RNA sequence: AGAGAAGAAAGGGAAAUUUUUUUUUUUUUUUU
RNA sequence: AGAGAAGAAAGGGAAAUUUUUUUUUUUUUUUU
Numbered sequence: 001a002g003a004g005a006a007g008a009a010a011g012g013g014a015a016a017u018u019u020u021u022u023u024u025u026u027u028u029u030u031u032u
Numbered sequence: 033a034g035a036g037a038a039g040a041a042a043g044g045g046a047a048a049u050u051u052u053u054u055u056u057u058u059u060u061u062u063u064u
Base pairs, nucleotide, nucleotide: 001064002063003062004061005060006059007058008057009056010055011054012053013052014051015050016049017048018047019046020045021044022043023042024041025040026039027038028037029036030035031034032033
């Protein structure tokens, strides 16, 4: 100075779950 | 026909976690 592998950490991609909000579909119910 | 509330389901927003990949930072190690 180069080439691999591993540990730690941070950013990006993909997917799932959770919490919450919103919109839509539908049912129930209260009231007019 | 209108106005609320609730149950079920689907789409969008926000946040967290998990799985995986990638990039970067750093350390260790193997080898030249």

An RNA with a sequence from Trypanosoma brucei: 64 nucleotides with solved positions. It was solved by X-ray crystallography to 1.05 A. The PDB entry is titled "Atomic resolution crystal structure of double-stranded RNA 32 base pairs long determined from random starting phases angles in the presence of pseudo translational symmetry using the direct methods program SIR2014". Crystals were grown from: Lithium sulfate, magnesium chloride, cacodylate.